[PDB]
This is an experimental structure of RNA from Mus musculus, with 21 nucleotides shown. The entry also contains Roquin-1, not shown here. The PDB entry is titled "X-ray structure of Roquin ROQ domain in complex with Ox40 hexa-loop RNA motif". The source organism's lineage runs through Eukaryota, Teleostomi, Amniota, Theria and Mus. Crystallisation conditions: PEG 3350, NaCl, Bis-TRIS. The work is reported in "Roquin recognizes a non-canonical hexaloop structure in the 3'-UTR of Ox40" (Janowski et al., Nat Commun, 2016).

Context: bound to proteins that are not shown
RNA sequence: CCACACCGUUCUAGGUGCUGG
Numbered sequence: 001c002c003a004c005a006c007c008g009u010u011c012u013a014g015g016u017g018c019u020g021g
């Protein structure tokens, strides 16, 4: 970085995977 998934973001926002590639 991509995929999958979880939590959050309307006080606006992204994080976490001890998931996979």
Base pairs, nucleotide, nucleotide: 001021002020003019004017005016006015007014
Other pairs, nucleotide, nucleotide, family: 008013tSS